The PDB entry is titled "Crystal Structure of the Homo sapiens Cytoplasmic Ribosomal Decoding Site complexed with Apramycin". Solved structure of RNA, 44 nucleotides shown.
[PDB]
RNA sequence: UGCGUCGCUCCGGAAAAGUCGC
RNA sequence: UGCGUCGCUCCGGAAAAGUCGC
Ligand code: AM2
Numbered sequence: 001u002g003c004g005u006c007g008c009u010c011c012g013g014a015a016a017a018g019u020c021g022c
Numbered sequence: 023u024g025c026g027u028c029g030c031u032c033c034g035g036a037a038a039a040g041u042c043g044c
Base pairs, nucleotide, nucleotide: 002044003043004042006040009036010035011034012033013032014031018028020026021025022024
C1' cells in the first nucleotide's frame, strides 16, 4: 500500500478588481 | 486601455507527508 473527501505543494493555462515598478 | 512584478481568483493536470469518511 485502495476510493471518496476537503486542505497544502507542484506543473501547465488564464478573459485573474488588486501591489510595486516601467 | 501596454510590459515586467509579486498576490488573489478561475481552468486543466498531479508522483501533492496531512484532515475526515469508506
Ligand atoms: C491523497 C491526496 C489527494 C489525492 C489522493 C489520491 C486520489 C486523488 C486516487 O491522495 O486525490 N491528499 N486519486 O491521489 O484524486 O489523499 C484526485 C481527484 C480525482 C482525479 C485524480 C487524478 O486526483 N481523477 O480528486 O478526481 O488527478 C490521501 C491522504 C491520506 C488518506 C487517504 C487519502 N489516508 N486518499 O493523503 O492521508
The model includes bound apramycin (AM2).
Kondo et al. published it in Angew.Chem.Int.Ed.Engl. in 2006: "Crystal Structure of the Homo sapiens Cytoplasmic Ribosomal Decoding Site Complexed with Apramycin".
Released in 2006, the model rests on X-ray crystallography data to a resolution of 2.8 A.
Crystallisation conditions: 50mM sodium cacodylate, 10mM hexammine cobalt chloride, 150mM potassium chloride, 1%(v/v) 2-methyl-2,4-pentanediol, 5%(v/v) glycerol, pH 6.4, VAPOR DIFFUSION, HANGING DROP, temperature 300K.